[PDB]
Context: bound to proteins that are not shown
RNA sequence: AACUGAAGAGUCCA
RNA sequence: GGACUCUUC
Numbered sequence: 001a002a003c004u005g006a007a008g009a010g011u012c013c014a
Numbered sequence: 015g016g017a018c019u020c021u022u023c
Stems, first nucleotide, its partner, number of pairs: 005023009
Other pairs, nucleotide, nucleotide, family: none
C1' cells in the first nucleotide's frame, strides 16, 4: 500500500 | 445488536 450502494437468506459471537 | 459468507441488482 486497492474493492462501493442496496436486496434476500443463513451461520457465528457477546 | 455486531461480524462473516453465499446468491441477486
Solved structure of RNA, 23 nucleotides shown. The entry also contains RNA-directed RNA polymerase L, not shown here. The 2024 paper behind the entry is "An adenosine analog shows high antiviral potency against coronavirus and arenavirus mainly through an unusual base pairing mode". The structure was determined by cryo-electron microscopy at 3.02 angstroms resolution and released in 2024. The depositors describe the entry as "Cryo-EM structure of Lassa virus RdRP elongation complex with the NTP form of compound HNC-1664 bound in the active site".